This is an experimental structure of RNA (16S rRNA) from Homo sapiens, with 1383 nucleotides shown.
Entry title: Cryo-EM structure of late human 39S mitoribosome assembly intermediates, state 4.
Rfam match: Bacterial large subunit ribosomal RNA. The family is grouped with related families in Rfam's "LSU clan". The family has 102 seed sequences and 51,934 matches in Rfam 15.1. Gene Ontology terms of the family: ribosome and structural constituent of ribosome.

[PDB]
Context: bound to proteins that are not shown
C1' cells in the first nucleotide's frame, strides 16, 4: 500500500421411521 | 401434445 | 431371440491340496464337536432369554 | 414417536454437475460463492 | 479498515551456514562444518526440500497392572472361581510397484482381407514386375531442429513411380486373441501381449514418511532359518513386584601329555 | 606366556526370583595375542580391552589417539592433556741396498702365474703387502733413521 | 642422502631471572528432575466438542478426524530462472490508390466441422 | 476474429429410389478397326397382372477439417500450368562474437577423415553378399534379413459357411535358393 | 550337407584409377537468419538457505563455506565453458528380492478339454 | 453308426518352481556329526583357516523296570550322567 | 555292554499287538517343481561389481651400498650378477571407502596447465675422449618438441624429415566445446556350446544424446 | 624472440692420413609473437594472407688466486679475490 | 631494464 | 543535445574551426 486475508449457510453424512417410482 | 431400437429421439409395409 | 460351477489377486512368509465372507439369519452353546500339505487356517448344531 | 460429544466450502456427497473438459469408445471427471435490515444506498 | 508468502514505500560497500558474545556503535573483533533421512562413519561432492497457506500418517486382543464394587463367591444366567469375579483405564501407522484374474470397450491409427471406385505428365520404347523422370508413395545421406513448426518436422540429396503399385469410401478379424512378405512387428502417440471398470485400500522381508512440551533409564553374546536386506529363541534393555544376599578379592584348590 | 576359574574375608549395594514386555545386536577404528594375504591395505577373520556411534578440552583441520564425564547462572579460582629435535668425513714426513732371478716345473715367469721354506748380510729394508711388467725394468708400502 | 607433477607455506626468534596459559574437570557464591540412538517409564499440556460451571474468556471432568521445519506428498497462491528464451506488421500515400516481390498455387466438389473476420452496437 | 444484437445458404445441382410372379442374358476392355494376348473381366431385359395421383422433403454460409494451438505437418477427386486466382520473407535500428544458411576464393588438389561425410564435378574397374523387381523394425537398424519364381519332401480319394461351388497337372504344410552341365 | 561355372540388378559391404573441388595445408571476404540495442507481448526446466574468491592441507578418501596462508570498495552489460562430483530422467550396466513376466524343455503335477482305442450303456440281429 | 459313463496312450496345453555360503556375481567346491591346532593353565571362541575321521562294527541280549540329585555344545528341540529301590548275572 | 563321530523331528503310512517305511545327506527336514531372458519389467542397493577417485605396493619404475665378474693385463672408463637399502605412484593387481533419486566412455580434435627422472638448444667434469665423433656424470625447465601409409586404433611398424621428434601427471587433462572410427541398445550372418529357449572377455555388416549458463573463474602478463 | 644453414676466421687448430674443430662478425631462410595494406593475391570508400615490416640483460655447476685450523699444501659450509 | 600509459 | 567516426554489441572513446 498493492496482492491478499478473513466470514456462513449452500448443502451434505450417519440413524430411525415408513416399502418407492 | 408430439418423437424415440432405422444412423434412437425418425409420421406410414411381408 | 433369455436360461450353462466365477476366476484370480490374496494367506500358507515359495507353491502345487487348502485359504475367511460375498450366495437373509440376534445372544449364548462356542471358537466347542468337527475339518485340515492334521498346517496356514476353517468351523457347526441340538438347545437358548430377541 | 426421529435424532446427532456429524461436516461446514481443500471438509461434508464427485456434485453449483455426472456438467465443463479429456477419450474413437467403454470410460475418467473438475473448479468455485461470501456487501448488507434495506445496494428503489 | 491492521497481519501469509510475493513485492512496494526503501538496491548495494571487504569477510564467508548469515548468527552468537557483545559493543558507545549496523559492520568491523572473537566463536562458529544448514536441517532431515539412510549409515560403522555425512559439512559432505549421498536422499529430500523455491517458499507460503490449508490438508496429510498408531486402528484391537490374550494376559498383566492400577483403581472401584462385592467376596467363597462374583456377574442383570448359560461364564468363571483352590481369592475370586465384575466394571473401567492403558496397547498395535501412512504413501508407493511391476503384476494377476473377471467383464466390457476399441481395426476412424496400424496389420491383413472383402465389396463396389479412382489415379498414374512427357521422352524413350512397344505390353515388360521395362529405362530416365513429374504428379503421388517411400524415407538413403547430410544439415537444421530438440519445451521443436512437429510427442519424428524442415531443407537439400535420394529410392519406386503400369504395378507383388498407390489411394478414397464402407465393411470384417479383438487380447495369450487378432494380424504379420518374422521386425517380438503392428493392434488409437506409452504392446515380450491393448485399454477401461471391478476384485482392490492387491501384495510389497523393499524405499520413503510418521505431527506438542519436559525429565528419566538405555548399545554390537549367540542359535536356527529356501537363511544372512528378514524372522524366532537367547543375551541385553525397561517397568512393577517379592525376597536375600550379589560384585571384587588372597589363602587353600583345578593333568598328564 | 600374559593370564583365567573358585571365595571363606574386606571394600561395597546390589543380586536373584516373579509379572509384563518392546527394541537393538551378521558395526567402526585403536592397543594386544593370533590366523588368512605380501610380517600389503582406511584389507579379511577370531580373541582380550578401550573409545565411537552422548558432552567438553587438546593432537592444525579431525567419528575411533590423549585429557575429561551428570548437566544451571557467575564479568571468580586452581588445574588436566597439550609446542619435536637434529647437522657428521683433513692428516702424517721418510727410505726401501743386498746372499739371489729362492728353488720346482713353466719358452722365463725371478717378491709380484702357480707349490713350499720363508733363513739370512749391513745397525736397518719382507725370499715379500699393493700399482707396473710376457719376463725383467720401473712406482709405492712395511722396516730403518725424524716425531 | 635423496627426487613429481596449480602455488613455498603462520610470521618470526639462538641467552630477562620454570614460570605462566589452558576444560563443561575440581573449588568458590547461589540453584539444582533439567546434555545418547532405537526402545521404555513418567510429569505435564494447545485447540476443539460434550456434561456441569464461569462470562474480555474460565474451571473440574468425559470424549476425539486432537498438534507437521521434511512423504520427487495433494490443492491453491506467489516467487526464482526473467522482463530472459521466444513472438510479430512489404513501401509510400490523397488511406481511394499505386509500387516492390513472391506461390504446386488457386477455384470447386467429396469427407469433416457446425455460423466460426456479414451489418450494427459495446467493451478491451 | 472479444461481447451482444440483428441478418443469412431459396432447386433446376445433390440426396432420399425401383409392385411383382416366372424367366432371359457363351461372347471383355484397351480410339476397337486389322492386330495382340492372359491375369479371362462391371455396366442388358422379356409375357402378363395392378398402376395417370403428380414435383414433396432434406443439403446449400465461412477465412472451415484431423493434429491441445490462428500448428512449416496429414488431407481424396476435377480443373487452371503459372495463374484471370491467391498472397508478403523485413516491428525499428545497428552491423560485435559464437551459431545457421549461402556465394566467392591465390597456390595445391583428398595431404582431411573411420570413410571423399559435406561440397564440386562426373566417371572407371575389381571383389564380398544376396539371383532379380519387391518387403521390413510408424519414432535410432531398409540390410547379407523377409518374401519371390525354381526344385524337393510330407499329408489328403472328397461335395455343399473356409479350402471349394475345387478334385492328384488338385489342395494343405515345411525346406532350400534363379540358371548351363553333370548327382 | 550338392559342386563348378554363370548373366543382369543393389540408397548393401569394401577396393582402385581419373577428375573435381575450402575436406584439408589455412583460412578469408561479403550477404541472409540469428545476434545486440529501442518498443510491444512474454515462457520453461531449475531453486534448503546464501552475506556464493585463490592456494596448500584436511576430511564419508575430488572443499566457495574446515585448518593455515593470500587476496578483497560496490553494483551492471556482453562473452566463455574449467568447476558447482551442473540440470534432466527414484542407473537400462552389476547385485539383491523365498517381486513379476516370459521362452524352451528329456523340471514337478495333471489330462478336466480334444483324439483313437477298449469296456459297459442305448438299437438290429442271426443257430 | 450316434450320444453317455469308466479306463489308456497321445496332442495341445494348463498350473508351478528354478536353495544357501561366496572378499561383486558366475565357474569350481562345500552344506550333518566327531578328534587335534589356531584357542599353551575354568568354559567359550571365526574362517572359501590348517589337518585327521564317521553315517557302523563286535559281544551277549538285565542291551530290564524304576527314581533322589545334577550336566548340557552358549536359545528351544534334542543330548548326557546317576545314588537309592524292585527284578537279576554273580 | 565295547564304543571318536557312529545320525533325523512332526504329520502321515502300515500294523488286530508289538512296532516299523526317506543319503527328509539342502542332514531343524517344503509331500511332490529344471535350463533360461541382450526384449525383459518392478522395488531397491555405493549393504555390491564395472569407470573414476582413495588406500596398498605383490608386481612395475628409479637411485644408492656391496661388487662377484665381463670389460686385452684393469671391478668403478662402461655394464653388472647374488643380495641389501631407500624412494616414485605410469602398469597389471588387490581392497570395497565415496558415488546406483546416474561421478554415463576408449580414443581423436581444439586448447593445453605442470613435474624433471632433459629428447633438442645452454654450461661444465671424467673417459681404454688425440680433434672429430661416442660412452658416462653434474647443472639447467625461459623456449622447442614434424608430415604422411596401413591396422578403429592407443600403440606398433613403415616412408620422408628434423636441432630434436622426451618420459610422465592433470577424473580421455579436456565429451553442459566438437567427434564416435571404439564400445553400452533393440536387426542379421559365420564359427562354438546347448534337445531347445538361448548363450559367446570369437569375426563382421547396420545402428538417436539433450541442455536458453543462476553462481564461481576467466575474457590484451 | 628463437632455431637452423651458408660465408669470413680455414679446407685453420689437432692428427701420419682419413679428415676436421672452435669463439667473433655478416648474410640468408624459416618459425613464433607484434603490427600493417605500398605492391601481389582474395578483393575493392574496407577487411584479409598466400604479402610486407619489427623483435632488445643474463642465469652459477664448475675452473682458478691468496690462506689458516693442520705455520708445507689446500677454490674457503674459514676469513678472502677473480670469472659471477 | 629500458619501453608503454598518465589533461 | 545532435551528427560523424579508421572507436564501438550497449556503454565507453574520438571528432565537428
Nucleotide at each position: 500500500g498493492c496482492u491478499a486475508a478473513a466470514c456462513c449457510u449452500a448443502g451434505c453424512c450417519c440413524c430411525a421411521a415408513a416399502c418407492c417410482c | 401434445c408430439c418423437a424415440c431400437c432405422u444412423u434412437a429421439c425418425u409420421a406410414c409395409c411381408a | 431371440a433369455a436360461c450353462c460351477u466365477u476366476a484370480g489377486c490374496c494367506a500358507a512368509a515359495c507353491c502345487a491340496u487348502u485359504u475367511a465372507c460375498c450366495a437373509a439369519a440376534a445372544u449364548a452353546a462356542a471358537g466347542u464337536a468337527u475339518a485340515g500339505g492334521c498346517g496356514a487356517u476353517a468351523g457347526a448344531a441340538a438347545u437358548u432369554g430377541a | 414417536c426421529u435424532g446427532g460429544c456429524g461436516c461446514a466450502a481443500u471438509a461434508g456427497a464427485u456434485a453449483u454437475a455426472g456438467u465443463a473438459c479429456c477419450g474413437c469408445a467403454a470410460g475418467g471427471g473438475a473448479a468455485a460463492g461470501a456487501u448488507g435490515a434495506a445496494a428503489a444506498a | 479498515a491492521c497481519c501469509a508468502a510475493g513485492c512496494a514505500u526503501a538496491a548495494u560497500a571487504u569477510a564467508g551456514c548469515a548468527a552468537g558474545g557483545a559493543c558507545u556503535a549496523a559492520c568491523c573483533c572473537c566463536u562458529a562444518u544448514a536441517c532431515c533421512u539412510u549409515c560403522u562413519g555425512c559439512a559432505u561432492a549421498a536422499u529430500g526440500a523455491a517458499u507460503u497457506a490449508a490438508c496429510u500418517a498408531g486402528a484391537a486382543a490374550u494376559a498383566a497392572c492400577u483403581u472401584u464394587g462385592c467376596a467363597a463367591g462374583g456377574a442383570g444366567a448359560g461364564c468363571c472361581a483352590a481369592a475370586g469375579c465384575u466394571a473401567a483405564g492403558a496397547c498395535c501407522c501412512c504413501c508407493g510397484a511391476a503384476a494377476c484374474c473377471a467383464g466390457a470397450c476399441g481395426a476412424g491409427c496400424u496389420a491383413c482381407c472383402u465389396a463396389a471406385g479412382a489415379a498414374c505428365a512427357g521422352c524413350u520404347a512397344a505390353a515388360a514386375g521395362a529405362g530416365c523422370a513429374c504428379a503421388c508413395c517411400c524415407g538413403u545421406c547430410u544439415a537444421u531442429g530438440u519445451a521443436g513448426c512437429a510427442a519424428a518436422a524442415u531443407a537439400g540429396u535420394g529410392g519406386g513411380a503400369a504395378g507383388a503399385u498407390u489411394u478414397a469410401u464402407a465393411g470384417g478379424u479383438a487380447g495369450a486373441g487378432g494380424c504379420g512378405a518374422c521386425a517380438a512387428a503392428c493392434c488409437u502417440a506409452c504392446c515380450g501381449a491393448g485399454c477401461c471398470u471391478g476384485g482392490u485400500g492387491a501384495u510389497a522381508g523393499c524405499u520413503g514418511g510418521u505431527u506438542g512440551u519436559c525429565c528419566a533409564a538405555g548399545a554390537u553374546a549367540g542359535a536356527a532359518u529356501c537363511u544372512u536386506a528378514g524372522u524366532u529363541c537367547a543375551a541385553c534393555u525397561u517397568u512393577a513386584a517379592a525376597u536375600u544376599u550379589g560384585c571384587c578379592c588372597a589363602c587353600a584348590g583345578a593333568a598328564c601329555c | 606366556a600374559a593370564a583365567u576359574c573358585c571365595c571363606c574375608u574386606u571394600g561395597u549395594a546390589a543380586a536373584u526370583u516373579u509379572a509384563a514386555c518392546u527394541g537393538u545386536u551378521a558395526g567402526u577404528c585403536c592397543a594386544a595375542a593370533g590366523a588368512g594375504g605380501a610380517a600389503c591395505a582406511g584389507c579379511u577373520c577370531u580373541u582380550u580391552g578401550g573409545a565411537c556411534a552422548c558432552u567438553a578440552g587438546g593432537a592444525a583441520a579431525a567419528a575411533a589417539c590423549c585429557u575429561u564425564g551428570u548437566a544451571g547462572a557467575g564479568a571468580g579460582a586452581g588445574u588436566a592433556a597439550a609446542a619435536a629435535a637434529u647437522u657428521u668425513a683433513a692428516c702424517a714426513c721418510c727410505c726401501a741396498u743386498a746372499g739371489u732371478a729362492g728353488g720346482c716345473c713353466u719358452a722365463a715367469a725371478a717378491g709380484c702365474a702357480g707349490c713350499c721354506a720363508c733363513c739370512a748380510a749391513u745397525u736397518a729394508a719382507g725370499a715379500a703387502a699393493g700399482c707396473g711388467u710376457u719376463c725383467a725394468a720401473g712406482c709405492u708400502c712395511a722396516a730403518c733413521a725424524c716425531c | 642422502a635423496a627426487a613429481a607433477a596449480u602455488c613455498c607455506c603462520a610470521a618470526a626468534c639462538a641467552u630477562a631471572u620454570a614460570a605462566c596459559u589452558g576444560a563443561a574437570c575440581u573449588c568458590c557464591u547461589c540453584a539444582c528432575a533439567c546434555c545418547c540412538a532405537a526402545u521404555u517409564g513418567g510429569a505435564c499440556c494447545a485447540a476443539u466438542c460434550u456434561a456441569u460451571c464461569a462470562c474480555c474468556c474460565u474451571a473440574u471432568a468425559g470424549a476425539a478426524g486432537a498438534a507437521c521445519u521434511a512423504a520427487u506428498g495433494u490443492u491453491a497462491g506467489u516467487a526464482u530462472a526473467a522482463g530472459u528464451a521466444a513472438c510479430a506488421u512489404g513501401a509510400a500515400a490523397a488511406c481511394a490508390u499505386u509500387c516492390u516481390c513472391c506461390u504446386c498455387c488457386g477455384c470447386a466438389u467429396a469427407a469433416g466441422c457446425c455460423u466460426g473476420c456479414g451489418u450494427c452496437a459495446g467493451a478491451u | 476474429a472479444c461481447u451482444g444484437a440483428c441478418a443469412a445458404u431459396u432447386a433446376a445441382c445433390a440426396g432420399c429410389c425401383c409392385a411383382a410372379u416366372a424367366u432371359c442374358u457363351a461372347c471383355a476392355a484397351u480410339c476397337a478397326a486389322c492386330c495382340a494376348a492372359c491375369a479371362a473381366g462391371u455396366c442388358a431385359u422379356u409375357a402378363u397382372u395392378a398402376c395417370c395421383c403428380u414435383c414433396a422433403c432434406u443439403g446449400u454460409c465461412a477465412a472451415c477439417c484431423c493434429a491441445a494451438c490462428a500448428c512449416a505437418g496429414g488431407c481424396a477427386u476435377g480443373c487452371u500450368c503459372a495463374u484471370a486466382a491467391g498472397g508478403a520473407a523485413a516491428g525499428g535500428u545497428u552491423a560485435a562474437a559464437a551459431a545457421a544458411a549461402g556465394u566467392a576464393a591465390a597456390a595445391g588438389g583428398a595431404a582431411c577423415u573411420c570413410g571423399g561425410c559435406a561440397a564440386a564435378u562426373c566417371u572407371u574397374a575389381c571383389c564380398c553378399c544376396g539371383c532379380c523387381u519387391g518387403u521390413u523394425u510408424a519414432c535410432c537398424a531398409a540390410a547379407a534379413a523377409c518374401a519371390u519364381c525354381a526344385c524337393c519332401u510330407c499329408u489328403a480319394g472328397c461335395a455343399u459357411c473356409a479350402c471349394c461351388a475345387g478334385u492328384a497337372u488338385u489342395a494343405g504344410a515345411g525346406g532350400c535358393a534363379c540358371c548351363g552341365c553333370c548327382u | 550337407u550338392g559342386g563348378c561355372u554363370c548373366c543382369a540388378c543393389g540408397a548393401g559391404g569394401g577396393u582402385u584409377c581419373a577428375g573435381c573441388u575450402g575436406u584439408c595445408u589455412c583460412u578469408u571476404a561479403c550477404u541472409u537468419u540469428u545476434a545486440a540495442c529501442c518498443a510491444g507481448u512474454g515462457a520453461a526446466a531449475u531453486u534448503g538457505a546464501c552475506c556464493u574468491g585463490c592456494c596448500c592441507g584436511u576430511g564419508a578418501a575430488g572443499a566457495g563455506g574446515c585448518g593455515g596462508g593470500c587476496a578483497u570498495a560496490a553494483c551492471a552489460c556482453a562473452g566463455c565453458a574449467a568447476g558447482a562430483c551442473g540440470a534432466g530422467a527414484a542407473g537400462a550396466c552389476c547385485c539383491u528380492a523365498u517381486g513379476g513376466a516370459g521362452c524352451u524343455u528329456u523340471a514337478a503335477u495333471u489330462u478336466a478339454u480334444u483324439a483313437a482305442u477298449g469296456c459297459a450303456a442305448a438299437c438290429a440281429g442271426u443257430a | 453308426a450316434c450320444c453317455u459313463g469308466c479306463a489308456u496312450u497321445a496332442a495341445a496345453a494348463a498350473u508351478u518352481u528354478c536353495g544357501g555360503u561366496u572378499g561383486g556375481g558366475g565357474c569350481g567346491a562345500c552344506c550333518u556329526c566327531g578328534g587335534a591346532g589356531c584357542a599353551g593353565a575354568a568354559c567359550c571362541c571365526a574362517a572359501c583357516c590348517u589337518c585327521c575321521g564317521a553315517g557302523c562294527a563286535g559281544u551277549a541280549c538285565a542291551u530290564g523296570c524304576u527314581a533322589a540329585g545334577a550336566c548340557u555344545u552358549c536359545a528351544c528341540c534334542a543330548g548326557u550322567c546317576a545314588a537309592a529301590g524292585c527284578g537279576a548275572a554273580c | 555292554c565295547u564304543c571318536a563321530a557312529u545320525u533325523g523331528a512332526u504329520c502321515c503310512a502300515a500294523u488286530a499287538a508289538c512296532u516299523u517305511g526317506a543319503c527328509c545327506a539342502a542332514c531343524g527336514g517344503a509331500a511332490c517343481a529344471a535350463g533360461u531372458u541382450a526384449c525383459c519389467c518392478u522395488a531397491g542397493g555405493g549393504a555390491u561389481a564395472a569407470c573414476a577417485g582413495c588406500g596398498c605396493a605383490a608386481u612395475c619404475c628409479u637411485a644408492u651400498u656391496c661388487u662377484a665378474g665381463a670389460g686385452u693385463c684393469c671391478a668403478u672408463a662402461u655394464c653388472a650378477a647374488c643380495a641389501a637399502u631407500a624412494g616414485g605412484g605410469u602398469u597389471u593387481a588387490c581392497g570395497a571407502c565415496c558415488u546406483c533419486g546416474a561421478u554415463g566412455u576408449u580414443g581423436g580434435a581444439u586448447c593445453a596447465g605442470g613435474a624433471c627422472a632433459u629428447c633438442c638448444c645452454g654450461a661444465u667434469g671424467g673417459u681404454g675422449c688425440a680433434g672429430c665423433c661416442g660412452c658416462u656424470a653434474u647443472u639447467a625447465a625461459a623456449g622447442g618438441u614434424u608430415c604422411g601409409u596401413u591396422u578403429g586404433u592407443u600403440c606398433a611398424a613403415c616412408g620422408a624429415u628434423u636441432a630434436a621428434a622426451g618420459u610422465c601427471c592433470u577424473a580421455c587433462g579436456u565429451g553442459a566445446u566438437c567427434u564416435g572410427a571404439g564400445u553400452u541398445c533393440a536387426g542379421a550372418c559365420c564359427g562354438g556350446a546347448g534337445u531347445a529357449a538361448u548363450c559367446c572377455a570369437g569375426g563382421u555388416c547396420g545402428g538417436u544424446u539433450u541442455c536458453u549458463a543462476u553462481c564461481u573463474a576467466c575474457u590484451u602478463u | 624472440a628463437u632455431u637452423c644453414c651458408u660465408c669470413c676466421c680455414u679446407g685453420u687448430a689437432c692428427g701420419a692420413a682419413a679428415g676436421g674443430a672452435c669463439a667473433a662478425g655478416a648474410g640468408a631462410a624459416a618459425u613464433a609473437a607484434g603490427g600493417c595494406c605500398u605492391a601481389c593475391u582474395u578483393c575493392a570508400c574496407a577487411a584479409a594472407g598466400c604479402g610486407c615490416c619489427u623483435u632488445c640483460c643474463c642465469c652459477c655447476g664448475u675452473a682458478a688466486a691468496u690462506g689458516a685450523u693442520a705455520u708445507c699444501a689446500u677454490c674457503u659450509c674459514a676469513a678472502c679475490u677473480u670469472a659471477g | 631494464a629500458u619501453a608503454c600509459c598518465c589533461a | 543535445c545532435a551528427c560523424c567516426c579508421a572507436a564501438g554489441a550497449a556503454c565507453a572513446g574520438g571528432g565537428u574551426u

Cheng et al. published it in Nat Commun in 2021: "A distinct assembly pathway of the human 39S late pre-mitoribosome". Released in 2021, the model rests on cryo-electron microscopy data to a resolution of 3.1 angstrom. The reconstruction used 83,176 particles. The entry is indexed under 39S mitoribosome, ribosome biogenesis, RIBOSOME. The entry also models magnesium and zinc ions.